[PDB]
Context: bound to proteins that are not shown
RNA sequence: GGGAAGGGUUUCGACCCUUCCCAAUAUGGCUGUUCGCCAUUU
Numbered sequence: 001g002g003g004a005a006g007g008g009u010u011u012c013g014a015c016c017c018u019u020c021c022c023a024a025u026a027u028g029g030c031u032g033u034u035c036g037c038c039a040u041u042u
Base pairs, nucleotide, nucleotide: 001022002021003020004019005018006017007016008015023042024041026040027039028038029037030036
C1' cells in the first nucleotide's frame, strides 16, 4: 500500500493508534551447489 476487524479523541468536524491477512528489483540485512528467512516503510 491492497484488503479487513477495531480502539482513542469524541457536540460536530479535522485527527491519533492497535490486531490479522495479503505484496511489493519499495529500502536494506542474512550460509559459494539455486527456488528461502526478517528489519523497516508504502